[PDB]
Context: one part of a larger RNA, bound to proteins that are not shown
RNA sequence: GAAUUCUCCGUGAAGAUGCGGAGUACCAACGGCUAGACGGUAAGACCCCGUGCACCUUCACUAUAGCUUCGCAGUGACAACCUUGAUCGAAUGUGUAGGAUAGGUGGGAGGUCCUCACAUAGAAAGACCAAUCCUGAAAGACCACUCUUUCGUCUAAGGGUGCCUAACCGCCGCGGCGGGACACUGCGAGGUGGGUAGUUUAUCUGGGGCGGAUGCCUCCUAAAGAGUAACGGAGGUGUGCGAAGGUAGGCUCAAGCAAAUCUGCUCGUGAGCGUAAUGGUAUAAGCCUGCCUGACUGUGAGACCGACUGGUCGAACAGAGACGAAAGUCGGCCAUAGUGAUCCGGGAGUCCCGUGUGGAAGGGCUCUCGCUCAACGGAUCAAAGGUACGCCGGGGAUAACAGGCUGAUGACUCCCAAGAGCUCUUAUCGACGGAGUCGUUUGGCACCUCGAUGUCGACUCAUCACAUCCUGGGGUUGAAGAAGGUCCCAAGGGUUCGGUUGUUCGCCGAUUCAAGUGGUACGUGAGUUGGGUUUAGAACGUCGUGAGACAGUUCGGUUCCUAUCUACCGUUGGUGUUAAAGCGAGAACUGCGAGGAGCCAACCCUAGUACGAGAGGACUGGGUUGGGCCAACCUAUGGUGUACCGGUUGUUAUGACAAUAGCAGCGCCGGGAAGCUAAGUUGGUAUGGAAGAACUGCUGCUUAGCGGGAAAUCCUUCUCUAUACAAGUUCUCGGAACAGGUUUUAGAACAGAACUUCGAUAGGCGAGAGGUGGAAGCACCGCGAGGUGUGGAGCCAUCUCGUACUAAACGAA
Numbered sequence: 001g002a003a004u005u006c007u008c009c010g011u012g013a014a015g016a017u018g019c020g021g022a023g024u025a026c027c028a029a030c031g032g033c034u035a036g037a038c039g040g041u042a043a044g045a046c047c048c049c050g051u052g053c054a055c056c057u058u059c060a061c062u063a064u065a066g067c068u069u070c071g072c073a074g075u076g077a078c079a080a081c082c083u084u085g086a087u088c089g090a091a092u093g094u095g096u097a098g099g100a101u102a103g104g105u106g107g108g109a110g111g112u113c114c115u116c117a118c119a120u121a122g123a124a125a126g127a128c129c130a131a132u133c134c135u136g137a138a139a140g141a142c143c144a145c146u147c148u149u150u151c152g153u154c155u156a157a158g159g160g161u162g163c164c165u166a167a168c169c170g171c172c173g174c175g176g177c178g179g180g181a182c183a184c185u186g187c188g189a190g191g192u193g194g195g196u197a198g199u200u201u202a203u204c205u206g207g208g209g210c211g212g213a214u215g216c217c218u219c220c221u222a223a224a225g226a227g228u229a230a231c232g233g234a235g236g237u238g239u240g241c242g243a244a245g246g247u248a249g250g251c252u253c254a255a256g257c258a259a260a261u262c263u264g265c266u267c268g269u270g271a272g273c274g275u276a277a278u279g280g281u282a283u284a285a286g287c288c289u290g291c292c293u294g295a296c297u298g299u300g301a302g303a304c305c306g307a308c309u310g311g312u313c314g315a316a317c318a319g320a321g322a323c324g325a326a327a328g329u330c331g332g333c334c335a336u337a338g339u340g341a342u343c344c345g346g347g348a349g350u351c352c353c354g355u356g357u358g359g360a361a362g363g364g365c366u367c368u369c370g371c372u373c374a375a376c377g378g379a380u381c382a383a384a385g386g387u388a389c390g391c392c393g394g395g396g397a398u399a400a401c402a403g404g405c406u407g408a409u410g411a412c413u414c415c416c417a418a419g420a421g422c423u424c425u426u427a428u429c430g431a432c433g434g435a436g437u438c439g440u441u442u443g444g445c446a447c448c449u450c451g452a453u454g455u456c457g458a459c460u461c462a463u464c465a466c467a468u469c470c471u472g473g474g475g476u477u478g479a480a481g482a483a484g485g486u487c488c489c490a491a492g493g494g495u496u497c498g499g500u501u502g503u504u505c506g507c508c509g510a511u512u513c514a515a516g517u518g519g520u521a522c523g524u525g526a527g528u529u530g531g532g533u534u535u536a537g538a539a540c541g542u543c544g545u546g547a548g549a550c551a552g553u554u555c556g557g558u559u560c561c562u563a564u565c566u567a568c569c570g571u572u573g574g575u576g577u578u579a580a581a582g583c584g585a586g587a588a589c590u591g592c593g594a595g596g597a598g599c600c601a602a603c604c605c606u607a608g609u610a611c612g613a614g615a616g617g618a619c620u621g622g623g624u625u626g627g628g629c630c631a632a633c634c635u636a637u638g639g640u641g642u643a644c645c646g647g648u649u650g651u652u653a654u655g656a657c658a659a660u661a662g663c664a665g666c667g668c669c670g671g672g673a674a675g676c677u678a679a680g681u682u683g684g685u686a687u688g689g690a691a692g693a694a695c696u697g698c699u700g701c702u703u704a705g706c707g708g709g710a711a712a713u714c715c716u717u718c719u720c721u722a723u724a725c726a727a728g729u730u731c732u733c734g735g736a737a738c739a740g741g742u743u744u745u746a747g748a749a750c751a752g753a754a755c756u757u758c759g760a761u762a763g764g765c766g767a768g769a770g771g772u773g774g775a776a777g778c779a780c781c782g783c784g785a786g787g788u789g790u791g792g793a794g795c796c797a798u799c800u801c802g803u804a805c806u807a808a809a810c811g812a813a
Stems, first nucleotide, its partner, number of pairs: 003017001006023005026574007035566003039561002047395004052391002054387004060199005066192009076164001078162002081159005089151002106143002111128002168179005202214003211231001215237006238376001239274001240333002245292007253270001255266004272281002275338001277336003296319004302313004308377001321330003344370007352363002402449001403447001404445003408442001410438006419429002455532002457529003461523001462520005469494003472489006496510004537555004541550003583734007593720003599627007611616001628685006637678004644671005649664006688715003695708005740756005761807003764803005770796003777790005
C1' cells in the first nucleotide's frame, strides 16, 4: 500500500487481525467508550555521528579598523653652543764626532744686506757664514709638496637649544590678533589592537564524556611450520661503548661440599655477555694480554619479509689495510628495540648545465647535517573553547524510557549441623561451607523503535499470580487456659482516613479483622491532572580568565485530535431454524450455556463453665446490635422542584384610579405537591446436596482400598439465555399480524406497554384532594402608612374521580 480487518498461548527483526496449535463467532445498523491498531499531526528538539553550519568567548592561530612612535615629504630664516673638516700664516724635535734644542730627503755653491743679519720686546751697524774639516743623515745661508705636533682667520656638513615669520592652523572685524615650522596630512618602518573578521580545536572507545592510549622491541594468549584480535596478561625503548670494536694468543664461570682465602672433589648453564624479555653460548658469543681501526671505498649471485613505500641475510669481485708462523678472520658490537618520507634550509666535494658569446649568478650530481613532524605514512611554518538561543544532514550503525536476552547482585526455597536453646542439634534458631528457583532490586548486553513508543507522582478504572496481611481448615510447639511461635492447605471476599514532603518510599497521629508482596509498557495523559524532572527568564552557592556550567538549590513557565478497524457497554433491524396457508404470525415456557452473589466486628447466653495454686480464662453451639458491600424503593423525612401560591425593589406600558403585564437571563426573597434523588427507607450478605485440600484415621499386608474433612471446587436461590445450526416445547390465530393516530409506568432513534369511537388514550370541563395563606369588591376604624370583617377567602404546578365537548376508526376505507 491493498483488505473478506476475532480471542488465548506459542513463535517470530525479540510486544501478531494476517504464522502454528487450540478456541470462539449468524449478518448489519445506531447511540456510546478509548484498552490496542508500537493510532493521527511534525524526515526526534534528547544522545551520538558529519574532517556540516551559525553566533558567542578567550595570551587558540593568523589577521585587521583604529590609536601611537620614528624616518622621509609638505618645511623656512637667524643666533650662539657641541662634533666632523681641512687650508693660509705661525708655533715644535739637548742619538751623536760638532760653532749644535741634527727635522723626512733633495735643489742647493752664495743666502741673509741697505724693503737694514738665531727670537714678542730692548738693541751693536758694515756683519751673521758654504764642500767650509769633522758627518748614519749639512747646514741653524736660502728654498720648495714642509712632516712629530699645538695655535690659527676662514669656508663646509650634521645635531639639539633658543628666537623669528612667511608655509600651515585659529579668532575678531569691514585690516588687526594669537599659535607656528610644531600641529596636521601622504608614504615607509616599530609597537599596540577579541573593537572587528577568517578559521582550527584528531582518532580509538562495549554510547559519548572523564580517564587511558597512538611509533618500535621481547614474552604469553597463539590451538607442536608461518600468521592470528580485544580499553587481554607482563615488561622495555627514543641508547651506550673508540672500547664494551677487529685480530692473534692464553684462560673457564656460577653454586655446593671437604679442609675452614687458595687447593681439590661434586654438578651443569644455574655465571657472564652495557641496557627489557626470549632464544643462544664453554679451546665461546664470556674473561685477560699485545698490536690495531674492516665502526673501510665501489659492488653483489642468490634468498627471507611484503598492499606499496621499504626492511633483512648474504657467497663472491676490485681497491686500500689490521692482526696472525700459517690456515685465515675482519664491511662494528651474542642476536632481536634506540627512529621519521617528501618539500625546504646549511656544509664538503665534483666541474655536469650556464637564457647572444666569455665569464659570473643560479641550479644539478655524490657525500652529509637540521623535525617529542611522539596523533610517530608526518593534512598547514603557523590554531583553544561555549551554546539550555541554537540550526541542517543522518543514525535505532549509538546512549536515555519501555520491550528482549542474562541472572553476577537481589528475593525466596533447600542440603550440612559446630553451636545456642538448664537436659536436649533441628519447639525456635543456626556459624563454617554447599545446591537451586524466580525474573520484582542493583546491574551486564545493545537485538526492536531516533521519516517520535510523550516522564515521576497523584486521580479514575481495574485485573492477574500466590512466595497469604486479615478471615477459613490443620500438624507441631520450649501448646495448662488466654495470648502466641512455626510450618502445611487455602486467592472466595477484603485490605482506612489524616500531618509534613511533588514525591514513590518512609516517619508520625487516629483507627482496623487486616491496613499483603509483586506483574500488567516500574497497568492506565487519542481517560483527567501537571506539583517534581527535562527548553527559552531570573537569583544564590560553587566551578571556569571568559562565553558558560552543576549530576546543587530557588521563583516562573501553551497538555492538540470530530473514532475508520479490533475490543467493550447498550439498543434494535434483517436472517437460518418445511410448517402444508410457495406458510405467515401472537402469546406462554424449558435452559445447553453464561453471569452475578460470596464479608466482618462487638456484645450477651452456654459460662466466670473447661483449664489453672492464683491471676486469669476458653473450644463448640445459639442469639442480638452494628459497620462495609450489593439489589431495589419513594410512604414519610431532607434537597431540588425556571408555565404553582404569596411578599417585595428599580423601571416601562395599559392617561390617572383600580388591577395587571414586560425586563432586571426564575429580578430578588419565603414556601411548595408530583417527579427525581440520599443524607431516607427496605431486601440479601442463605439453605441443601456432590466431589474433595492439608490433615486425620480404619481395613489390609505390600499392589492398595475405604471413611471424615475448609470462607476454596461443582449444582441448588438470583439475572440473561433456542443464531443452543442436532437450530427445542406448548396453546392459539389465518382480512392473522403489522402500519397509522392519542399516549405512557417505557424511551437518544429504534424498541416495550396502554388506548384507538359498543372509546376515558391525551386535551378540555366539573368536583375533590394537595400547595399557598387570607383575592377582588364592599363596609367599618384611622389624618395617614395601614388595620378589621365579609371568609380556611382567592388562585392553581400536580393527583384522583365524574363527564365524549375536542383529537384518537370523522374508516360511507

Entry title: High resolution structure of B. oleracea mitoribosome.
This is an experimental structure of RNA (26S rRNA, nucleotides 2336 to 3169) from Brassica oleracea var. botrytis, with 813 nucleotides shown.
Ions in the entry include magnesium, potassium and zinc.
The organism belongs to Brassica oleracea, within Eukaryota.
The work is reported in "Structural insights into cauliflower mitoribosome in translation state and in association with a late assembly factor" (Skaltsogiannis et al., Nat Commun, 2025).
Rfam match: Bacterial large subunit ribosomal RNA. Rfam 15.1 lists 51,934 matches to the family in 10,816 species.
The entry has 84 different proteins, among them Large ribosomal subunit protein uL22m, Small ribosomal subunit protein uS15c and uL10m.
The structure was determined by electron microscopy at 2.11 A resolution and released in 2025.
The entry is indexed under mitochondria, mitoribosome, assembly factor, plant, RIBOSOME.